[PDB]
RNA sequence: CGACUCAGG
RNA sequence: CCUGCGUCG
Numbered sequence: 001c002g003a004c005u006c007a008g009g
Numbered sequence: 010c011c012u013g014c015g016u017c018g
Stems, first nucleotide, its partner, number of pairs: 001018004006013004
């Protein structure tokens, strides 16, 4: 700077 | 749409 899920509000 | 981790180049 992007890509992924993941858990919540 | 944000927050936190955990991760690659």